The PDB entry is titled "State 3 MAP 3 RNA Pol II activated elongation complex with SETD2 bound to distal upstream H3". This is an experimental structure of RNA, together with DNA, with 360 nucleotides shown. The entry has 28 different proteins, among them Transcription elongation factor SPT6, Histone-lysine N-methyltransferase SETD2 and Histone H2A type 1-B/E. Ions in the entry include zinc and magnesium. The work is reported in "Molecular mechanism of co-transcriptional H3K36 methylation by SETD2" (Walshe et al., Nat Commun, 2025). Released in 2025, the model rests on electron microscopy data to a resolution of 6.72 A.
Context: bound to proteins that are not shown
RNA sequence: UAACCGGAGAGGGAACCCACU
DNA sequence: GCTCCCAGCTCCCTGCTGGCTCCGAGTGGGTTCTGCCGCGACAGTGATCGATATCAGAATCCCGGTGCCGAGGCCGCTCAATTGGTCGTAGACAGCTCTAGCACCGCTTAAACGCACGTACGCGCTGTCCCCCGCGTTTTAACCGCCAAGGGGATTACTCCCTAGTCTCCAGGCA
DNA sequence: TGCCTGGAGACTAGGGAGTAATCCCCTTGGCGGTTAAAACGCGGGGGACAGCGCGTACGTGCGTTTAAGCGGTGCTAGAGCTGTCTACGACCAATTGAGCGGCCTCGGCACCGGGATTCTGATATCGATCACTGTCGCGGC
DNA sequence: GGAGCCAGCAGGGAGCTGGGAGC
Numbered sequence: 001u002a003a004c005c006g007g008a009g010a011g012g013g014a015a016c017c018c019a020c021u
Numbered sequence: 022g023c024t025c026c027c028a029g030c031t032c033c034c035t036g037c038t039g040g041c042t043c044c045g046a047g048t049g050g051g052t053t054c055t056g057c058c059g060c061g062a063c064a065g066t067g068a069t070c071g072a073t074a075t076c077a078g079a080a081t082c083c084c085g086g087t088g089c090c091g092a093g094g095c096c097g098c099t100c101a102a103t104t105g106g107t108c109g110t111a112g113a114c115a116g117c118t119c120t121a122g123c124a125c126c127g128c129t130t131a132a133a134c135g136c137a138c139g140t141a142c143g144c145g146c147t148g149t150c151c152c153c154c155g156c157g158t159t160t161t162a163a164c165c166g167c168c169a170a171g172g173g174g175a176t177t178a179c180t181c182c183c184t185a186g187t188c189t190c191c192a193g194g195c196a
Numbered sequence: 197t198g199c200c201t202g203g204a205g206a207c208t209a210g211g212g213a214g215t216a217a218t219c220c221c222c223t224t225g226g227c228g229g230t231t232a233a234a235a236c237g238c239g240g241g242g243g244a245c246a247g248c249g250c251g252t253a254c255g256t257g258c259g260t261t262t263a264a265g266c267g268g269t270g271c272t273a274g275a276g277c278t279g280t281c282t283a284c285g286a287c288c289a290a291t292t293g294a295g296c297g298g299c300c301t302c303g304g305c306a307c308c309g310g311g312a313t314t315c316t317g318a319t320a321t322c323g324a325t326c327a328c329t330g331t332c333g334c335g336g337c
Numbered sequence: 338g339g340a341g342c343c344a345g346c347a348g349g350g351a352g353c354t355g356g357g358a359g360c
Base pairs, nucleotide, nucleotide: 013054014053015052016051017050018049019048020047021046022360023359024358026356027355028354029353030352031351032350033349034348035347036346037345038344039343040342041341042340043339044338056337057336058335059334060333061332062331063330064329065328066327067326068325069324070323071322072321073320074319075318076317077316078315079314080313081312082311083310084309085308086307087306088305089304090303091302092301093300094299095298096297098295099294100293101292102291103290104289105288106287107286108285109284110283111282112281113280114279115278116277117276118275119274120273121272122271123270124269125268126267127266128265129264130263131262132261133260134259135258136257137256138255139254140253141252142251143250144249145248146247147246148245149244150243151242152241153240154239155238156237157236158235159234160233161232162231163230164229165228166227167226168225169224170223171222172221173220174219175218176217177216178215179214180213181212182211183210184209185208186207187206188205189204190203191202192201193200194199195198196197
């Protein structure tokens, strides 16, 4: 007689068919 | 008019048919689905209208050749410019008079200047329709060329007469 | 009115104009032929003339200012009128050379014809503006 | 698609009353 960083869940639906005990 | 009989009426129940609600828990996976379009708006074209700057065709310039009649040089010869000398008189210079032209001054008042304002006219635009111009065809007399008659311009010679010049006299008009 | 200066009355000489003759130049009249120019229609575009609208320049009117007239006085440059005389222009005699007329001669310029260049009249091309309806679209279906 | 409870409607007799019957 000195030493650099700071943000957090994207968020969904009817129908039909097939299948399992 | 009194009492009482009866079908029409009133309300009652019973019975069939239409309407409505339900139909096993969970579980996994899959795949197909989850709306359409006509007047309104913006501006990319396309078409139409006419300003700009290109060709037809009737004038017009340039170059040469030919030839011709008027500008120019030359000569012979008149008449008018030249030179010399004399004389008269027109103007140049000097000087005196006196007269309008210039310069100043005071006063008055009539004309010039400046500002306000309004409206008649000069200028620009537009429409119409008459009339003058470019062009083509037909008719006419102008122009050139030649000829001929003769009338008047122009010049010369002669001669009369008309006006300039000179002298004398005297009145007409201007201050 | 004074008068004096210009106008009239005779007379003469000399040259200017009037008359006659004759030449010959130039004006007028006539006949034919060629063609340039004048005459007559004809279609159309341009300009003369009439009507209308608008803004301003020039008129009339009043108050103020200024200098044009209107006289009076004074001074003097310069116009105007006589006198002298001298230098300059008119006039004539003799002479000679410059300029007008007539005659040749040749070259500037005018006509003609061919070839190439300008001035002038009507049109095709390109550019701009307007009308229009195909793409984007949004909210009615 | 099928089954079986409630709403609506229609057909059907008791009993009451004005008009006739017999006084």